[PDB]
Context: bound to proteins that are not shown
DNA sequence: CAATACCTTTTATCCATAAATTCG
DNA sequence: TTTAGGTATTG
RNA backbone atom coordinates (compact mmCIF):
# COMPACT_ATOMS: atom_id res chain seq x y z
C1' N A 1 0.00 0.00 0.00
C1' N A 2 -4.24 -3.97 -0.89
C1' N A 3 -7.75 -6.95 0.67
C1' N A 4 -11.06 -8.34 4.50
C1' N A 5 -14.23 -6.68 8.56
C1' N A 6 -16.14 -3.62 12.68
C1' N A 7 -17.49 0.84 13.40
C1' N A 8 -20.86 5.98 12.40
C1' N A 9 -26.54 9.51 15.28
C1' N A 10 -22.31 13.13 19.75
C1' N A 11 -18.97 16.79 21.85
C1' N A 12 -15.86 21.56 22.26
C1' N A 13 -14.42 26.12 19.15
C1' N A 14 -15.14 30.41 15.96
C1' N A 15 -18.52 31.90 12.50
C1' N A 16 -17.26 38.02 8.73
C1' N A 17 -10.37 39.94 9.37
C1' N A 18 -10.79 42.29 12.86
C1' N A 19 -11.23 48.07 15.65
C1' N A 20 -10.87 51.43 19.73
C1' N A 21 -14.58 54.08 22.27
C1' N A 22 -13.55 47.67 24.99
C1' N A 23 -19.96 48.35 25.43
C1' N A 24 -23.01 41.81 27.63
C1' N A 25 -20.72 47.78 21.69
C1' N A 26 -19.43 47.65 16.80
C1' N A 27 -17.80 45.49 12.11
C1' N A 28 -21.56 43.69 4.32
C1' N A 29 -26.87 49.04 3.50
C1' N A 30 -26.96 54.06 1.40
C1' N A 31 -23.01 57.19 -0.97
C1' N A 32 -18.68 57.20 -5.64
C1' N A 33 -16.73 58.90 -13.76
C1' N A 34 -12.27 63.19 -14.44
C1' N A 35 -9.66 67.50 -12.97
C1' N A 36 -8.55 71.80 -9.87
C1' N A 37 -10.56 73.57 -4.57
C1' N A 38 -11.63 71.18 0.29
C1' N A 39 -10.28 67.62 6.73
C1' N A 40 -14.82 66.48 4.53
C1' N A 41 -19.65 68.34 3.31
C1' N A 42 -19.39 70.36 -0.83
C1' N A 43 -18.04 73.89 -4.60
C1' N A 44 -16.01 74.68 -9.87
C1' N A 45 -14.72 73.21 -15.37
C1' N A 46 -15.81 71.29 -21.18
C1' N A 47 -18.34 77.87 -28.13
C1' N A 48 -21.90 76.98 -31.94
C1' N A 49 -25.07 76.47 -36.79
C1' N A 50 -25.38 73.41 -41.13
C1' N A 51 -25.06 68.90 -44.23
C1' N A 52 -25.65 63.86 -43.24
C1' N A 53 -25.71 58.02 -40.35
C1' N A 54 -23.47 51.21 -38.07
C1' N A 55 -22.00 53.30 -32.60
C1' N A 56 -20.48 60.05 -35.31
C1' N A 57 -18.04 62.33 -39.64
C1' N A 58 -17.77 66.45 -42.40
C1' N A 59 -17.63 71.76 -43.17
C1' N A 60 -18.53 77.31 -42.46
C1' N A 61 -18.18 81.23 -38.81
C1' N A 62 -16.49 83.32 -34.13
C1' N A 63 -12.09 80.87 -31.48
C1' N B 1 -53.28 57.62 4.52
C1' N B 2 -59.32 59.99 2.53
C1' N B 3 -63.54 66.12 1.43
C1' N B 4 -63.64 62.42 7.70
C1' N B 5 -61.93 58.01 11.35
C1' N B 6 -60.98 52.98 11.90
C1' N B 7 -59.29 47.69 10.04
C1' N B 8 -56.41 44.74 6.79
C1' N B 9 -51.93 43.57 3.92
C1' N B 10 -47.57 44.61 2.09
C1' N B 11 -42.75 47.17 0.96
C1' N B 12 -39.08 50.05 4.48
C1' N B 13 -36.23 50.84 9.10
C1' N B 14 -35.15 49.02 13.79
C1' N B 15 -34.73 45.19 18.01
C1' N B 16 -35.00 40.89 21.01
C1' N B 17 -34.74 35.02 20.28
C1' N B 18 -34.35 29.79 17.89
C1' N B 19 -32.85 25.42 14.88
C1' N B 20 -29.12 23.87 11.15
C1' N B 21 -24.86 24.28 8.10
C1' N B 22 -19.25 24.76 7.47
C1' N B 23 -14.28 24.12 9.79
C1' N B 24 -10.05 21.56 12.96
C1' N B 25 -9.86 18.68 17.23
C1' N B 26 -11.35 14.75 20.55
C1' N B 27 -14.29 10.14 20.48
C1' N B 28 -7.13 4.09 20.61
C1' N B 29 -10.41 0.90 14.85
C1' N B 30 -9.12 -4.09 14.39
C1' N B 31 -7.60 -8.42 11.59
C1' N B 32 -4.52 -11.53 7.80
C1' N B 33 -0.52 -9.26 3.81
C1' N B 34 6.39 -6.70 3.71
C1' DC C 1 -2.08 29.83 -20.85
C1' DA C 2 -6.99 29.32 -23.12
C1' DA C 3 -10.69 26.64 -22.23
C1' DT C 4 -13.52 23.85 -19.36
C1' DA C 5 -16.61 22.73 -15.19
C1' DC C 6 -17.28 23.42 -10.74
C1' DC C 7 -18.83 26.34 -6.80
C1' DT C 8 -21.89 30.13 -4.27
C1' DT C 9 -24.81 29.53 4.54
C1' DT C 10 -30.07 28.38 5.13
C1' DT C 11 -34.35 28.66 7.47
C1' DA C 12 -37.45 30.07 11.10
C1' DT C 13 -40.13 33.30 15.68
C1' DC C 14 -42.05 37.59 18.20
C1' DC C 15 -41.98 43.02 19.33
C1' DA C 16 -42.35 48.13 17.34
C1' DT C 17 -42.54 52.78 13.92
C1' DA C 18 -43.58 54.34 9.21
C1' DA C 19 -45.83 55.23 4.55
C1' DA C 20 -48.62 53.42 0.50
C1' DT C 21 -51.78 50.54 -0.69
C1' DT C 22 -56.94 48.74 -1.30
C1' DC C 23 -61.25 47.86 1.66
C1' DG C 24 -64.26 49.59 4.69
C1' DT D 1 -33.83 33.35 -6.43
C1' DT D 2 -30.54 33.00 -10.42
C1' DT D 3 -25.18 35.89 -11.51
C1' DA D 4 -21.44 36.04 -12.53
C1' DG D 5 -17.15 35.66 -10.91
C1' DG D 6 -13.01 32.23 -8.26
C1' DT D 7 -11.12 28.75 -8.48
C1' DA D 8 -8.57 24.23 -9.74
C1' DT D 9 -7.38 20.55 -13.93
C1' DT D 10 -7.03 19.59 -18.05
C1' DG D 11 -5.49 17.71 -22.54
RNA sequence: GUAGCAAGUUAAAAUAAGGCUAGUCCGUUAUCAACUUGAAAAAGUGGCACCGAGUCGGUGCUU
RNA sequence: UUAACGAAUUUAUGGAUAAAGUUUUAGAGCUAUG